[PDB]
C1' cells in the first nucleotide's frame, strides 16, 4: 500500500461498508482527526 478470509438481515442469485486477522515488499531517527447500524430482489 493493495488484495484476501471475515463479525454483522426474514431469506438470498447478488452487491456495499468492514469489528478481528492475514498474505503479497529489508522492522537503524521525531505519537496519521471519520464504518455502515445498509443497499437490490422478494414482504
Ligand atoms: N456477506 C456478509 C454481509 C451480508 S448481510 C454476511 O455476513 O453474509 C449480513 C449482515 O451484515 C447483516 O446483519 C447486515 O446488517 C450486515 N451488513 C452488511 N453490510 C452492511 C452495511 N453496509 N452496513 C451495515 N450493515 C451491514
Nucleotide at each position: 500500500g493493495u488484495c484476501a478470509c471475515a463479525a454483522c438481515g426474514g431469506c438470498u442469485u447478488c452487491c456495499u461498508g468492514a469489528c478481528g486477522u492475514g498474505g503479497c515488499a529489508g522492522a537503524u531517527u521525531g505519537a496519521a482527526u471519520u464504518a455502515u447500524u445498509g443497499g437490490a430482489g422478494c414482504a
An RNA structure (SAM Riboswitch) from Proteobacteria, in which 43 nucleotides are resolved. Keywords: riboswitch, SAM, SAH, pseudoknot, RNA. It was solved by solution NMR. The model includes bound s-adenosyl-l-homocysteine (SAH). It comes from the structure "The structure of the SAM/SAH-binding riboswitch". It holds a match to the Rfam family "SAM/SAH riboswitch aptamer". NCBI's taxonomy places the organism under Bacteria, Pseudomonadati. The 2019 paper behind the entry is "The structure of the SAM/SAH-binding riboswitch".